[PDB]
RNA sequence: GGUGAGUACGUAGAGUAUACUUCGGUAUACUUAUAUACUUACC
Numbered sequence: 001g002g003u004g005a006g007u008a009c010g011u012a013g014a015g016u017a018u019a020c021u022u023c024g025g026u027a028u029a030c031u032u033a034u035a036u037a038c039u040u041a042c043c
Stems, first nucleotide, its partner, number of pairs: 001043008014031007
C1' cells in the first nucleotide's frame, strides 16, 4: 500500500411399515429433513 479469507450456532415438520401368536386371529410402532449469519487475517 492492498485484499483475501474463515467460522459459529440454532430450529421444526411429514409420513409409513410390520410384528406377534393360542397358527384362529389381530394389533401397534417408528423413521426422517434442512437453513441462516458473523467476523477478521495476512503479504